The RNA (LSUa rRNA, nucleotides 489 to 1613) from Trypanosoma brucei brucei has 959 modelled nucleotides. Among the 76 different proteins in the entry, which are not shown, are Ribosomal protein S10, 40S ribosomal protein S14 and 40S ribosomal protein S24. Rajan et al. published it in Nat Commun in 2023: "A single pseudouridine on rRNA regulates ribosome structure and function in the mammalian parasite Trypanosoma brucei". Ions in the entry include magnesium, potassium, sodium and zinc. The PDB entry is titled "CRYO-EM STRUCTURE OF TRYPANOSOMA BRUCEI PROCYCLIC FORM 80S RIBOSOME : PARENTAL STRAIN". It holds a match to the Rfam family "Eukaryotic large subunit ribosomal RNA".
Context: one part of a larger RNA, bound to proteins that are not shown
RNA sequence: ACGACAAUGGAAGUACCUUCAUUUCU
RNA sequence: CGGCCAGACCCAACCUCGCCGCGCAAUUUCCUUCCGGGGCU
RNA sequence: AACAUCCGGUGGGU
RNA sequence: CACUGUGCGGGUUUC
RNA sequence: GAGGUCAUGGGGUGCGUGAGUGGGCGGAAUAAAGGGUCGGUGUGUUGUGU
RNA sequence: UCUUCCUCCUUCCCUGUCCGUGCGUCUCGACGCUGGCGAUGGAAAUGGGGUGCCCCCACCCGUCUUGAAACACGGACCAAGGAGUCAAACAGACGCGCAAGGGAGGAGUAU
RNA sequence: UGUGACAACUCUUUUCUCGUACUGAAAGGGAGGUGUGA
RNA sequence: UACACCCGUGGCGUGCGCAAUUU
RNA sequence: UUUGCCCAACACCGACCGGCCCUCCGUGGGCUGCGCGCGAGUGUGCCUGUUUGGACCCGAAAGGUGGUGAACUAUGCCUGAACAAGGUGAAGCCCGGGGAAACCCCGGUGGAGGCCUGUAGCGAUGCUGACGUGCAAAUCGCUCGUACGAUUUGGGUAUCGGAGCGAAAGACUCAUCGAACCACCUAGUAGCUGGUUCACGUCGAAGUUUCCCUCAGGAUAGCUGGUGCUUGUC
RNA sequence: AAGAAGUAUUGUGCGGUAAAGCAAAUGAUUAGAGG
RNA sequence: GACCUAUUCUCAAACUUUAAAUGUGCAAACAACCCAGCCUUAGUUAUUUUAACAAGGCUUU
RNA sequence: AAGAAUUGAGGCACCAAGUGGGCCUUCUUCGGUAAGCGGAGCAGGCGAUGCGGAAUGAACCGCUUAGGGAUAUGUGGCGUCAAAACUUGUGGGCUCAUUCUCGAUACGUGAAAAGGGUGUUGGUGGAUA
RNA sequence: UCCACCGGCCCCGAAAAUGGAUGACGCUUAAGCCCCAUGUGCGUGAUUGCCCAUUAUUCCUUUGGUGAGGGCGGCUAUAUG
RNA sequence: GUGAGAAAGUGUAGCCCUCCCGAUGUAGACGUGGCGUGGGGGUGAGGACGAAGCCGAUGGCGCGAGCCUCGGAUGGACCCGCCUCUAGUGCAGAUCUUGGU
Numbered sequence: 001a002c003g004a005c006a007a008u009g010g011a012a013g014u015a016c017c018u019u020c021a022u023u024u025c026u
Numbered sequence: 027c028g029g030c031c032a033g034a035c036c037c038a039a040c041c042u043c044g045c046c047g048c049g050c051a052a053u054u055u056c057c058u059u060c061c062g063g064g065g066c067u
Numbered sequence: 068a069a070c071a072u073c074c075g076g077u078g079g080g081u
Numbered sequence: 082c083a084c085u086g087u088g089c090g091g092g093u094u095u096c
Numbered sequence: 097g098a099g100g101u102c103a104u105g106g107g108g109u110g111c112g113u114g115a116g117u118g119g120g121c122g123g124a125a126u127a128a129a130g131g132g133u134c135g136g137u138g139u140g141u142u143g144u145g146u
Numbered sequence: 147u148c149u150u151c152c153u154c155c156u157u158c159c160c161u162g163u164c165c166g167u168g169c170g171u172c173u174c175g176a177c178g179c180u181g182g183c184g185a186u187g188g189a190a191a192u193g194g195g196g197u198g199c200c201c202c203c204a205c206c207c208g209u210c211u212u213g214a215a216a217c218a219c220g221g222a223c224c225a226a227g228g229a230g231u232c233a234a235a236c237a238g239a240c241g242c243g244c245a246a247g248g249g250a251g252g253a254g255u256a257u
Numbered sequence: 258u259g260u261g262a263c264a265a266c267u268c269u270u271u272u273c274u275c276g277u278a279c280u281g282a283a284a285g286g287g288a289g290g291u292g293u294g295a
Numbered sequence: 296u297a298c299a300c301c302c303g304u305g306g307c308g309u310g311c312g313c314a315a316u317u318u
Numbered sequence: 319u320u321u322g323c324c325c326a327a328c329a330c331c332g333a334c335c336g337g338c339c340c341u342c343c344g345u346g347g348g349c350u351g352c353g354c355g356c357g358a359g360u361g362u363g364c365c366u367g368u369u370u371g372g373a374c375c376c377g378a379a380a381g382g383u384g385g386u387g388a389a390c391u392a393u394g395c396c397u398g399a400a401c402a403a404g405g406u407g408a409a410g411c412c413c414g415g416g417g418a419a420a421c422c423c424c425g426g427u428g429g430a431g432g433c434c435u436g437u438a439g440c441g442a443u444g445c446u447g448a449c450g451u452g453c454a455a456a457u458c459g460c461u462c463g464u465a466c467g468a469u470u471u472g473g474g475u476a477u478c479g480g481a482g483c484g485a486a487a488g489a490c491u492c493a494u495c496g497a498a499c500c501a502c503c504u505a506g507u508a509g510c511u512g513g514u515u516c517a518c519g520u521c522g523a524a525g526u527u528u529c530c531c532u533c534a535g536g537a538u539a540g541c542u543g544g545u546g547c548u549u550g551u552c
Numbered sequence: 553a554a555g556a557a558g559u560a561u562u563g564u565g566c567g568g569u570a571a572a573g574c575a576a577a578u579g580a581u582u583a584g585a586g587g
Numbered sequence: 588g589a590c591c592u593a594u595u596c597u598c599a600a601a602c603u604u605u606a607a608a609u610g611u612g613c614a615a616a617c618a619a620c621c622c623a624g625c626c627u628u629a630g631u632u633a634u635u636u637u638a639a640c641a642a643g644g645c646u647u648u
Numbered sequence: 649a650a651g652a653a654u655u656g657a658g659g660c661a662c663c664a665a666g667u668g669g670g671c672c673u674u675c676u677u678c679g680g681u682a683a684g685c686g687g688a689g690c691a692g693g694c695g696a697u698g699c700g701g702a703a704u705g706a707a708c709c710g711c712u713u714a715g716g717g718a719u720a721u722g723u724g725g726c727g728u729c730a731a732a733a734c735u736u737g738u739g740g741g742c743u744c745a746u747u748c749u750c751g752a753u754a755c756g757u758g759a760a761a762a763g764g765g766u767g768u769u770g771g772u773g774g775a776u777a
Numbered sequence: 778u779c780c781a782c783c784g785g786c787c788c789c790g791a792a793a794a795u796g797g798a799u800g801a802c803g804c805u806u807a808a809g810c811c812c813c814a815u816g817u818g819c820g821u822g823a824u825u826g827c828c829c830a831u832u833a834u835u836c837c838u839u840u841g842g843u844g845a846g847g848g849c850g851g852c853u854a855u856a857u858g
Numbered sequence: 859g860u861g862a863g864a865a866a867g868u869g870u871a872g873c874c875c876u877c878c879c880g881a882u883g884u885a886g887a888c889g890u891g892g893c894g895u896g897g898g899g900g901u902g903a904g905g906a907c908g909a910a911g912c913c914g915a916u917g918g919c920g921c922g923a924g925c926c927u928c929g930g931a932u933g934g935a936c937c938c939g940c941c942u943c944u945a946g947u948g949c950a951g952a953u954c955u956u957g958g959u
Base pairs, nucleotide, nucleotide: 009203010202013199014198015197016196017195018194020193021192022191023190024189027184028183030182031181032180033179035108036106037105038104039101040100041099042098043097045091046090047089048088049087050086056080057079058078060076061075062074063073122165123164124163129161130160131159132158135155136154138152140151143148172863173862174861206221207220208219209218222959223958224957225956226955227954232371233370235368236367237366238365240363241362242361243360244359247275248274249273251272253267254266255265279286280285289301290300292298293297305331306330308328309327312323313322314321315320334353335351336350337349338348339347341344374513375512377510381503382502383501384500385499386498392477393476394475395474396473397472398471399470400469401467403435404434405433406431410427411426412425414423415422416421439464440463441462444460445459447458448457479495481491482490516892517890518889519888520887521886526539528537529536530535540667541666542664543663544662545661546660547659548658549657556655557654559653561615562614563613564612565611566610571605572603573602578599579598583594585592586591587590619647622644627639628638630637670694671693672692673691675689676688678686679685699710700709701708714838715837716836717835718834719833720832724828725827726826727802728801729800733815736814737813739812740811741810742809751804763789764788765787767786768785769784770783771782772781773780774779775778839881840880841879842878844877845876846875847874848873893948895945896944897943898942899941900940901939902938904936911932912930913929914928917926918925919924
Other pairs, nucleotide, nucleotide, family: 011201cWW012200cWW019020cHS025187cWH034178cWW044096cWH059077cWW064072tHS065071tHS067068tHS088823tWH089824cWH092097cWH094128cHH094162tHS100103tWS107110cHS107111tWS107114tWS110111cSS112114cHS115169tWS118167tWH121166cWH125128cWS127161tWS133157cWW137153cWH142149cWH144147cWW171851cWS171864cWH175860cWS176859cWS195915cSS207951tWS210214tWH211213tHS212706tWS228949tWS228952tHS229513tSS229949tWH230514cWS231373tWS234369cWH239364cWW245358tWS246276tWS246357tHS248360tSS250271tWH256264cWW257263tWH259261tHS278287tSS280336tSS281283tHS281284tHS285336tWS288353tWS291299cWH307329cWW308618cSS310326tHS316319cWW332355tHS333354cWW340346cWW345629tWS378507tWH379506tWW380504cWW387479tWH388391tWS388477tWH388482tWS392483tSS402436tHS407429tSS407430tHS408429tHS409428tHS413424cWW417419tHS417420tHS438465tHS443461cWW449454cWS453457cWS478481cSS480497tHS483489cWW484487tWS517922cSS522885tHS523884tWH524667tSS524696tHH525695tHS527538cWW549554cWS553554tHS553656tHS567609cWW568569cHS568606tWS569607tWH570606tHS573576cHS574599tWH576603cWS577602cWS580597cWW581596cHS582595cWW584593cWW620646cWW623643cWW624642cWW625641cWW631636cWW657843tWH671707tWS674690cWW677687cWS680682tHS680683tHS693707cSS694706cSS697713cWW698831tSS700722tWS705756cWH705758tWH708754cWS710722cSS721830tWH723829cWH725732tSS731828cSS735808cHH743807tWW744805tWS745805tWW752803cWW761791tHH762790tHS797798cHS799802cHH803808tWS814819cWS818822tHS849867cWH870872tSS883884cHS892923tSS894947cWS903937cWW905935tWS906935tWS908934tSS908935tHS909934tHS909936tSS910933tHS916927cWW920922tHS950951cHS
């Protein structure tokens, strides 16, 4: 974090992490 | 200053909506007035 | 009681 | 003010 | 009298070789040729009817 | 006769005309206005990665077969192994040398 | 003892093979053009 | 085993390209 | 616009070389060759296809050559060992009776038998009992056959692989027998079952025809891919 | 666009299924009438 | 009552006079067709005339 | 002139693979009582293929497929499941159906006949005020 | 008003083995059967009520072509900070 | 006034710029300056200031096979890029083999 659709999978977001890469600091 | 996040404005292109209309003997198996039937009251 | 639906015509139809 | 079909139009001295 | 493009491209007129092509941006001109309609005209023509 | 259309005179009414801008071979690059955030920080921003959740979608792989999700067969898990090779005859395509000629083999000569 | 089981050379026109010519069972035979005559 | 020559596609048809005339 | 030379390639007709022929015997005729008709071959590299070999990988039931086994078990031979307790009561023998004889009868004794009940031994009928990943690749419990005989048993010895042995079930021959075991030919053959390991791109089928001791398979044409060749552009 | 076409049009050939017939040949078959 | 004549009910994959729709073959131009004259042959014909192979001019998409 | 085509690349080779069990359907058709049975013809499919529909289905309907937006349709739909008539019309009629319970998307017979009803709603032909 | 015949919808004919199927609920001024229409304003707005594809139109990107065109003789002039 | 390119070309990090037409697919065929592995001939590098191997919420690139960087509080001595040659060259299933679980 999670009832009881056996699990696994696809698509599109979101909530918490990560501090990995890149950019910026007049 | 930013190669970040938003908003509005301009040009081109494409795509919608309002509003106003036209041509044609299509518009005479029609419209109107009267009298004669007929019908209802 | 009419009117009307309907049938013949009449005259008009910008 | 409508007479019911069929073909169509309109913004640049600006619709 | 208007609208949409988070469904398109812009440098979004800046400019100096980064090609506004427009009835739309400039600078000239003012009914320019091309339509509707009343009345006439042909021994012009099409078709009924006489 | 009167009907349709043509030509020319004529009565008013309507609308919108003409001219103009090639570059020194070619291609790519160039992001206006206003506000928010960002002043070197365990900083903002965008992308990536992890774990849940919601709505929707979604029969178990390999195989023979007309037809497999099959009440058809092989399928507990992991590591390392595991299957069109070599020789000889011929043909066709493609590369190379020479050409009415082409090419050796076995041996030998000099290292 | 040198890259050495490599590399180089080997021609009266190679010593063998495939091809320049085919045909018949075999004995055998074997292909140019034009013009003029039979 | 006919004869004579040797710059040569046996002939006809369809045939890349080149050469020559005409818009 | 038309014309010329036409290369490569294709169609038609001659001619020439070899072979087989026909006729009215000629400057006839008709056939045949993997023929000719101004050469195209040859060596080597690489891929694909056909064939043989272990032949893409794994798999039979079988066939053959040479050896090892009778300690399990089958049968013969030599030399040893073993078999409680009871029942029944054959022949022979003894003593009595009966009888004219022939011969007959009672009571004892004796201990026969591939005889009976029943231990050890040797077996294996039923429960279709127990167990049935067992105590055990055949065992356990009750019950049951026989138990002086064609009986049971130790050691030694003799007979075997298309052979041995068998009171005969195709039984047994070392957990192996309607043909043992070991090594080799042998990676035996299989038109049949199973498997066959990276990515993207351009194309993309057939289950039909004819023949086959052919019907679960091949050859053949069709469908498909690759390489092109000769050209054209309306 | 040559030796193009699972398509039309025009012209010119081929055919014996559907239908129809038994008052026509072959086969099957019902009933009246006139001689 | 057979029998004859003309009718009549009802039928056909191995019956048919008739006869579709859908089909199927050929042609609709250049390696061609005309027109004219010309050559060759051992083809045809009693000879011309036909048949076949050509050669030089005319017309035609 | 008379309806007087319209579309567009032609021809020729060499080498080789897989396949040689098929099945379904509109129409035509043979055997069989019939069969999701056996066997043929022309054509189209599945096999080899998804996607959108018929709730579900190899073959039915639509359409056939490089990775993505916007717009519009096909088949099928618009009470909720479930997007669309927030139950559309200022359109007509017909139907009432008691224990497998009226009816409601073809293919799909993938549920039904002969025979009946003075249930209700329409016609046709005759007679009567 | 009476007789005969023909349609539409509904009813009888209509009997099985687990509890169950117009897909379910449900629906009767239908959400059933046959037919007819359409925006704003249905007998005055003539010619599109609305929803859903790997289809059609249009736009962007990739990939392959029997692909189709164009440029390729570098003299205008120019150091950095 | 602003800073980089321009190869006469099948095939790319495609020489560059416009435009048009196709894109699914079993059995099967073919193509690829397509990916990966062991070893040979060349050429160019790297390594005790740490090679091969191994580990991963290490990201970046490519349609993909894959390639590269980062970290190791891992390791302790070799190894790779490019052009060519060569092969005992790529595994998920065969009642597959041998170990371990």